Shown are 21 nucleotides from a PDB entry: RNA (Template RNA; Product RNA).
The PDB entry is titled "SARS-CoV-2 RdRp with Molnupiravir/ NHC in the template strand base-paired with A".
The entry is indexed under SARS-CoV-2, RNA-dependent RNA polymerase, Molnupiravir (NHC), VIRAL PROTEIN.
Method: electron microscopy, resolution 3.3 A. The entry became public in 2021.
The 2021 paper behind the entry is "Mechanism of molnupiravir-induced SARS-CoV-2 mutagenesis".
The reconstruction used 373,938 particles.
Context: bound to proteins that are not shown
C1' cells in the first nucleotide's frame, strides 16, 4: 500500500 | 466512491 | 443484510  | 461476481450465515 | 477476496469503472 488512496 | 459505485456497481457486479466469488465462497460463508 | 454481515464479513472476507476478486473484477470492472472515474
Nucleotide at each position: 500500500g488512496g | 466512491a459505485c456497481u457486479g461476481c466469488g465462497u460463508a450465515g | 443484510c454481515u464479513a472476507c477476496g476478486c473484477a470492472g469503472u472515474a